RNA sequence: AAAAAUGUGAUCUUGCUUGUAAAUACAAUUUUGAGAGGUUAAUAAAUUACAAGUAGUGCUAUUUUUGUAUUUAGGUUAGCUAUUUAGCUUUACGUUCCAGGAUGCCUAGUGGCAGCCCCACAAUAUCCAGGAAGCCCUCUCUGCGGUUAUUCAGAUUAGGUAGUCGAAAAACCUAAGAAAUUUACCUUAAGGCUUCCUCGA
Numbered sequence: 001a002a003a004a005a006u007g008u009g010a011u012c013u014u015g016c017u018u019g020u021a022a023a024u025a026c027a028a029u030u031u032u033g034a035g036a037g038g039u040u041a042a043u044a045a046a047u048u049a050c051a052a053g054u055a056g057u058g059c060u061a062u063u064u065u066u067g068u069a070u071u072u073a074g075g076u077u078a079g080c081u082a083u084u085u086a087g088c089u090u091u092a093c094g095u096u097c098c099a100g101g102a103u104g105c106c107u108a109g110u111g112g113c114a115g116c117c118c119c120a121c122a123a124u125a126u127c128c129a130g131g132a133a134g135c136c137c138u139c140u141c142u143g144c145g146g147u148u149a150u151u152c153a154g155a156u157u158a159g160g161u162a163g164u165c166g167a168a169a170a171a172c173c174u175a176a177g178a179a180a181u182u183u184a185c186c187u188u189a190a191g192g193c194u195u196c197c198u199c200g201a
Base pairs, nucleotide, nucleotide: 001066002065016053017052018051019050020049021048022047033141034140035139037137073107074106080087081086095133096132097131098130100128101127103125110120111119112118146172150168151167154165155164158187159186160185161184
């Protein structure tokens, strides 16, 4: 795994729902420039075991025989797209990378293929589409980078004062302006001034 059957009222061990126990990568890309507090919030499935309900099945629940053995293995959680052909995501559904487990179904064959569980016939839905990285925001370094009390001592100017620039600088900081020049005003006390009749051995 398939088959005698007294049975437990002839019967079955429950795909379902409910309560209890455990599976379902990390990292990268984005995101605070970084470190990183708030990776805030919110809040997720399923497989096996028990009880109840019953969707199941009469709860509890029993025997003989057969089968090495009916063990399988593989794949599905296919999607989206196109009028059709057909095209065609490691699954995002902030962004992005990566698991994909259940059910049940299709490959136990047939055509190709040596062969097959491969290609076709690939197969129907399909629970969760999960996990991971990422904190649209707060502190630190300050990413914009700035923004400052200023002292200056300078630079620049014909030179002066102020401004601008630079320098030594009290301090503060803050979520990427992606920033720009035409710049002035001030001072010059008297400055120096003439044309007459050879046509010369």

An RNA structure (CRICKET PARALYSIS VIRUS IRES RNA) with a sequence from Cricket paralysis virus, in which 201 nucleotides are resolved. An Rfam search finds the family "Cripavirus internal ribosome entry site (IRES)" in it. From the family's description: This family represents a Cripavirus internal ribosome entry site (IRES) which is required for the production of capsid proteins through IRES-mediated translation. The sample was in a buffer at pH 7.5. Released in 2015, the model rests on cryo-EM data to a resolution of 9 A. The 2015 paper behind the entry is "Cryo-Em of Ribosomal 80S Complexes with Termination Factors Reveals the Translocated Cricket Paralysis Virus Ires".